The RNA (23S ribosomal RNA, nucleotides 571 to 1299) from Staphylococcus aureus has 722 modelled nucleotides. Lineage of the source: Bacteria > Bacillati > Bacillota > Bacilli > Staphylococcus. Entry title: Erythromycin Resistant Staphylococcus aureus 50S ribosome (delta R88 A89 uL22) in complex with erythromycin. Keywords: Ribosome, antibiotics, resistance, Staphylococcus aureus, exit tunnel, RNA, rProteins, erythromycin. Primary citation: Halfon et al., Sci Rep (2019), "Exit tunnel modulation as resistance mechanism of S. aureus erythromycin resistant mutant". The entry has 28 different proteins, among them 50S ribosomal protein L21, 50S ribosomal protein L2 and 50S ribosomal protein L20. An Rfam search finds the family "Bacterial large subunit ribosomal RNA" in it. Rfam links the family to the GO terms ribosome and structural constituent of ribosome. The literature on the family includes a 2001 paper in Science by Yusupov et al., "Crystal structure of the ribosome at 5.5 A resolution".

Context: one part of a larger RNA, bound to proteins that are not shown
RNA sequence: ACAAGUAGUCAGAGCCCGUUAAUGGGUGAUGGCGUGCCUUUUGUAGAAUGAACCGGCGAGUUACGAUUUGAUGCAAGGUUAAGCAGUAAAUGUGGAGCCGUAGCGAAAGCGAGUCUGAAUAGGGCGUUUAGUAUUUGGUCGUAGACCCGAAACCAGGUGAUCUACCCUUGGUCAGGUUGAAGUUCAGGUAACACUGAAUGGAGGACCGAACCGACUUACGUUGAAAAGUGAGCGGAUGAACUGAGGGUAGCGGAGAAAUUCCAAUCGAACCUGGAGAUAGCUGGUUCUCUCCGAAAUAGCUUUAGGGCUAGCCUCAAGUGAUGAUUAUUGGAGGUAGAGCACUGUUUGGACGAGGGGCCGGUUACCGAAUUCAGACAAACUCCGAAUGCCAAUUAAUUUAACUUGGGAGUCAGAACAUGGGUGAUAAGGUCCGUGUUCGAAAGGGAAACAGCCCAGACCACCAGCUAAGGUCCCAAAAUAUAUGUUAAGUGGAAAAGGAUGUGGCGUUGCCCAGACAACUAGGAUGUUGGCUUAGAAGCAGCCAUCAUUUAAAGAGUGCGUAAUAGCUCACUAGUCGAGUGACACUGCGCCGAAAAUGUACCGGGGCUAAACAUAUUACCGAAGCUGUGGAUUGUCCUUUGGACAAUGGUAGGAGAGCGUUCUAAGGGCGUUGAAGCAUGAUCGUAAGGACAUGUGGAGCGCUUAGAAGUGAGAAUGCCGGU
Numbered sequence: 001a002c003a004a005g006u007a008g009u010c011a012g013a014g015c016c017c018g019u020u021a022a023u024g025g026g027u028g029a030u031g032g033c034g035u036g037c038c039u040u041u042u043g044u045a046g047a048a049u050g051a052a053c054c055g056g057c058g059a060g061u062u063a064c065g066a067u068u069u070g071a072u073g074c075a076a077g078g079u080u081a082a083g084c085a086g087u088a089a090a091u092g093u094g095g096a097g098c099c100g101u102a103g104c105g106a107a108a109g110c111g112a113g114u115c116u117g118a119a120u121a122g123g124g125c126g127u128u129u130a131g132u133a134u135u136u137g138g139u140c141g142u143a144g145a146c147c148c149g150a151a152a153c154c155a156g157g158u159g160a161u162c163u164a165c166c167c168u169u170g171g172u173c174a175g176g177u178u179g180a181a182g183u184u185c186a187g188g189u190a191a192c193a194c195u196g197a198a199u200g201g202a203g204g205a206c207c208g209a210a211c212c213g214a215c216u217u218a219c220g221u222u223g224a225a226a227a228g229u230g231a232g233c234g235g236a237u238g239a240a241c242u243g244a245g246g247g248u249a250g251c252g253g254a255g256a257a258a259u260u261c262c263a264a265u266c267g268a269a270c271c272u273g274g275a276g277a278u279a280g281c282u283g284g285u286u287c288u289c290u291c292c293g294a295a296a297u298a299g300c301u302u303u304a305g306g307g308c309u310a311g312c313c314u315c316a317a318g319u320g321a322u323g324a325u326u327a328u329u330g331g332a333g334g335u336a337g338a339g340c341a342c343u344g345u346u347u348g349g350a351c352g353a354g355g356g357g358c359c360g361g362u363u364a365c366c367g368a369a370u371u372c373a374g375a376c377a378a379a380c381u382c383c384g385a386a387u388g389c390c391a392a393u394u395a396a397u398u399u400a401a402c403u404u405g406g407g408a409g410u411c412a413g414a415a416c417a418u419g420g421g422u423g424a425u426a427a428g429g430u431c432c433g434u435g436u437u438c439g440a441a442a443g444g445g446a447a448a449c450a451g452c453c454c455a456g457a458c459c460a461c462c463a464g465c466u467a468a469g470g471u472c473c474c475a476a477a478a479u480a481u482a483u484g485u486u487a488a489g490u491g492g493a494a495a496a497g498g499a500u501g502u503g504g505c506g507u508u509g510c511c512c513a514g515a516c517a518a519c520u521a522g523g524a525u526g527u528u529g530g531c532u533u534a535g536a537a538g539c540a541g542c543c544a545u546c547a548u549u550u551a552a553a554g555a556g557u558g559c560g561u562a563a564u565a566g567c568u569c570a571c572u573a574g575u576c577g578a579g580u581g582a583c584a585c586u587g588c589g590c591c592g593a594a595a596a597u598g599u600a601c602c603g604g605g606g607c608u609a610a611a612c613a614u615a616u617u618a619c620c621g622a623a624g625c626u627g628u629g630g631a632u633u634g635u636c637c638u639u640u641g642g643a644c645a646a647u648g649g650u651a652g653g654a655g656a657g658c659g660u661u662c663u664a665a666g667g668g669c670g671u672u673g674a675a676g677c678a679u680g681a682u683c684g685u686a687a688g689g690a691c692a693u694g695u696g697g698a699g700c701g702c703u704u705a706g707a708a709g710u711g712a713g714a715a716u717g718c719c720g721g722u
Base pairs, nucleotide, nucleotide: 008033009032010031011030014027015026016025017024020690037050039048052722053721054720055719056718057717062143063142064141065140066139067138068137070135071134072133073132074131077099078098079097083093084092085091103110104109113125114124115123116122146284147283149281153274154273155272156271157270158269164248165247166246167245168244169243170242171241172240173238175207176206177205178203182199183198184197185196186195211235212234213233215232216231217230218229219228250266252262253261259268287657288656289655290654291653292652297310299308300307301306311410313407314406315405316404317403318402319401323398324397325396326395327394328392329391330390331389337383338381339380343377344376345375347373348372349371350370354366355365413438414437415436416435417434419432420431421430422429443454444453445452458630459629461627463626464625465624469620470619471618472605473604474603478617480616481615482614483613484612485611491607497591498590501588502587503586504585506583507582508581509580510579526546531541632646633645634644635643658711660708661707662706663705664704665703666702668700669699676695677694678693679692680691682689683688
Other pairs, nucleotide, nucleotide, family: 005007cHS006035cWS012029tHS013028tHS018019cHS019022cWH024681cSS036051cWW037714tWS038049cWW041043tHS042413tSS042450tWS043450cHS058712tHS058715tHS059284tWS059712tHH060285cWS061145tWS069136cWW075130tWS076100tWS076129tWH078132tSS080096tWW082094tHS086089tWS102111tSS104124tSS105107tHS112126tSS117119tHS117121tHS148282cWW150278tWH151277tWW152275tWW159249tWS159250tWH159263tHS160163tWS160248tWH160253tWS164254tSS173209tWS174208tHS179201tSS179202tHS180201tHS181200tHS188194cWW188195cWS189190cSS189193tHS210236tHS214215cHS220225cWS224228cWS249252cSS249262tWS254260cWW255258tWS259267tHS283715cSS288686cSS293651tWS295410tSS295440tHH296439tHS298309cWW314653tSS320322cWS321399tWW332388cWW333387cWH334335cHS334384tWS335385tWH339341cWS340342cHS340377tWH342380cWS346374cWW351369cWW352368cWW353367cWW356364tWS381382cHS408652cSS418433cWW423426tHS423427tHS438450cSS441456tSS441457tHS442456tHS442623tWS444468tSS447601tWH454467cSS460628cWW466622tWH468621tHS470477tWS471477tSS479610cWH486609tWW487608tWS488608tWH489490cHS489491cWS492606tWW495593tHH496592tHS499589cWW500589cWW505584cWW514515cHS514577tWS514578tHS517576tWS519574cWS520574cWW521572cWW521573tHS522553tHS522571cWW525547tWS528532tWS529544tWS529555tWS530542cWW531542cWW534562tWS538559tHH539561tWS545555tSS550552tHS554556cSS556568cHS558566tWS558569cWS560565tHS560566tHS598599cHS602605tHH606610tWS631647cWW634642tHS636641cWW637639tHS639641cWS649650cWS657687tSS659710cSS667701cWH670698tWS673697tSS673698tHS674697tHS674699tSS675696tHS708710tSS713714cHS
């Protein structure tokens, strides 16, 4: 031992215990919330990096000089360096030198003035006090200069015991097969003469062991082995294989030549040194709290992931209304929009002139002009906003602003909304501009979700009011009221188009002289008359589309049709006995609607209201605001009370502190037990400090000041243990 897990946190029964005794300790049935740290990033739970764990070690330092802040001494003056005497001190002495007391000018030079200038003018630098010596902090510069890390370059040496070539001297190659040059005999041999048989034993010859190699495949690939083994395979008297001594050395050698070999390494070996080379690159860089708090942008750059100056941050002095918002006024300007008065583009229509169709001309058609009415424009404007911008005697509310200097970091930006280019009125695209947020911002909502909505966390509280979003259950709050719409689960995926399915708003017509279906009752004929077309007499396709039996019908609405067959949808008494259509405009809905692990965007259950719309009223809801208590600091009163206010935060600036080792002085603790180690329910806003008890068996705290090898969790860090 029915359970889904960044392992904790807030709540909380039950069980056990009993403390540095204080609103105590240990465990944890169950509920809620909750994706590690570091680095790098626009942005990381990240499936981007690093770390197995633990311990130890492990990174802005020193010298010299410059600059600027604070401290002190002296002050129109301040101060010594070397050296000498002295305890490797302090001190004394030592006035060569250094800064300042006056600058301007290239300079001669002049001098509170000088330079320019022809000039005194005008202007620039200057005068109209304060420096100097040592020291503290910050920063810079020269030195390795915060730490680790290259490929490589050079100098001097070491290597041919592997391997490549060579020199000298040695050695090894089972067996079998073929049968060259040459020599000899006879068939055919007659001026031997050839080609048949023997003999001989050549060859970078053949098959194939040892030996040498390494073509294919299998095994092996944290291996038996840092190149192997098994099976076959190539060469095997040769340009063969092999041994012992020797030689050739890196700007070099050797190479039947592959950038191949030179001790498991070679497009230039190995060891030492220059050397802590350089590294505009990556990684890392150690304790705490408080206050403030960016940028990812112009411009230049052998410049683009670097740098410099400006911008924006901080600290300190100084000036001290110069800042911000609004109201009222004034002004610069040419956008949105409109318009065609210029420029260009364009559609119709007229008009009349020139070419033209012709005899120098009619006729039509062309291009242009003038006119009429309509349209278009980022690079058109007769016009012209809103807003933003500059500024006022400026008035009212607020609190910045500027000058000088010390110190920085930054120059990869992202989304959203809006104005635009580009692209395809594509992109989570790209490039500018205007705002917000993130960056560097936790909290609540958007199901989860950096950038969207609300809103800016000093700390406690089992107090309250609200925001955005919400009130059926998950899961706090209305199954609230009132009035409607929807019937698809629309809500809870689009469009051109297509349809009725309902609501609303108008306009308008249809009727007891009975509308709108539907019954049936008439369907015609001189006439298809005519072109009469395959005839066709509702129909090759053009009609000529006339009287009307009639209450009422067509040279046939219309089914048709080879043509006819045509019944009515061309008419009406008749029954129907009451509602009825057109337009517009509109709100909701339906179809169009197909994608791949598994329901599959309502978050889930589930909903006809728990959807949509309009109102109203309650409630919920955040670290927002209020209430109560408490830190800390700033501006004023000066009550420094802490009255009022403030206190999110990465690069980064400023400040105040905790601890470690050592030194001086003082004062102390310790065998009646120091430091270390272990445990504990203790104190302090933090770093951190005590006390008690065990262990241990000799050194250690405290106060003030002073010096640093002064704090590690990360560097594929080093060393040890595990």